[PDB]
RNA sequence: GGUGUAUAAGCUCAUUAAUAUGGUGUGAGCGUUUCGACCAGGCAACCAUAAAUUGCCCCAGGCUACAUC
Ligand code: XAN
Numbered sequence: 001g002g003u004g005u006a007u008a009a010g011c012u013c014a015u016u017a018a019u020a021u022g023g024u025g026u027g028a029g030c031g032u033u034u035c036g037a038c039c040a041g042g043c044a045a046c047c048a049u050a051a052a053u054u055g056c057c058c059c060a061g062g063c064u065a066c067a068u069c
Stems, first nucleotide, its partner, number of pairs: 001069006007037001010030006022047002031038001039061001041057005
Other pairs, nucleotide, nucleotide, family: 008031cWS009060tWH016024cWW018022cSS018052tWH019049tWS019050tHS019051tWH020050tWH023052tWS032034tWS032036cWW034065cWS035064cWS040058tWW047051cWS
C1' cells in the first nucleotide's frame, strides 16, 4: 500500500454558543468476540427571529485494532 472485519462523523442524557449572512463547543455513558479513536467539508432541506434541527455526497475519506496479500 491493497483486501476483509469493527463504527453507523453514530446512540442516550446533560450542558453550551449562534440566529435565515446562523444552526457552535463540551462532558458522562453506550456502541466493536476490539486497544485506542470517534475526526468535516461540500451540496441541500427545515426553522420567516424561537428553540431545536434533518437529509445527501458517504457501502466515501481519516485515525485505531485484528487477519491477510
Ligand atoms: N472502533 C474504531 N476505532 C477507530 O479508531 N476507528 C474506527 O473506525 C473504529 N470502529 C470501531

Entry title: crystal structure of xanthine-II ML2/3 in complex with xanthine. The RNA (xanthine-II ML2/3) with a sequence from Paenibacillus beijingensis has 69 modelled nucleotides. The entry is indexed under riboswitch, xanthine, RNA. Crystallisation conditions: 0.04 M Lithium chloride, 0.08 M Strontium chlorid, 0.02 M Magnesium chloride, 0.04 M Sodium cacodylate pH 7.0, 30% v/v (+/-)-2-Methyl-2,4-pentanediol, 0.012 M Spermine tetrahydrochloride. The model includes bound xanthine (XAN). The 2025 paper behind the entry is "Structure-based principles underlying ligand recognition of xanthine-II riboswitch". Taxonomically the source falls in Paenibacillus (Bacteria, Bacillota, Caryophanales, Paenibacillaceae). Released in 2025, the model rests on X-ray crystallography data to a resolution of 2.48 angstroms. Rfam match: Purine riboswitch aptamer.